RNA stem loop: 25 nucleotides with solved positions. The structure was determined by cryo-EM at 3.6 angstrom resolution and released in 2025.
Context: bound to proteins that are not shown
RNA sequence: UUUUCCAAAGGCUCUUUUCAGAGCC
Repeated sequence: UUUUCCAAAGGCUCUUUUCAGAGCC
C1' cells in the first nucleotide's frame, strides 16, 4: 500500500396426461 490470488463443492430435463405423463445421465 492496492484489496487480496487462497480452498471446498457437486445429475436431471421436457411436456399441460400437471392429481400426471415422457425421456436422459
The entry is indexed under ATP-DEPENDENT HELICASE RENT1, UP-FRAMESHIFT SUPPRESSOR 1 HOMOLOG, HUPF1, UP FRAMESHIFT, histone stem loop mRNA, HYDROLASE. It comes from the structure "Human UPF1 in complex with the histone stem loop RNA". Machado de Amorim et al. published it in Nat Commun in 2026: "Mechanistic insights into recruitment and regulation of the RNA helicase UPF1 in replication-dependent histone mRNA decay". Ions in the entry include zinc. Protein in the same entry: Isoform 2 of Regulator of nonsense transcripts 1.